[PDB]
This record gives sequence, structure tokens and C1' cells, in this order.
RNA sequence: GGCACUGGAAGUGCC
RNA sequence: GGCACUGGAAGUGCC
Repeated sequence: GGCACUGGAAGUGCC
Repeated sequence: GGCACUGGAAGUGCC
């Protein structure tokens, strides 16, 4: 330096 | 129900 794996029932503003 | 916009210098591992 690279690669792979590992959470939004999230915040906010719309409709 | 929907859409828009909002953090890895993160953790783990392999090279």
C1' cells in the first nucleotide's frame, strides 16, 4: 500500500 | 408507505 468481510427499525428535510 | 441529502483516518482478517 491493496483486497475481502463486518450494523440502521439512523438523523434531517420533503412528498 | 416513499424520495432527497447526511462521517471512517473504523474494526477484523488475508496478501